RNA sequence: GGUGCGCCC
RNA sequence: GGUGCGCC
Numbered sequence: 001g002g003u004g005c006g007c008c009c
Numbered sequence: 010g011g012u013g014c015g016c017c
C1' cells in the first nucleotide's frame, strides 16, 4: 500500500 | 481524511 470488520459528537 | 484489530 491492499483487504475484511469497526471507530473518530 | 484519519485511525483500532485481524489478514495479504
Stems, first nucleotide, its partner, number of pairs: 001017008
Other pairs, nucleotide, nucleotide, family: none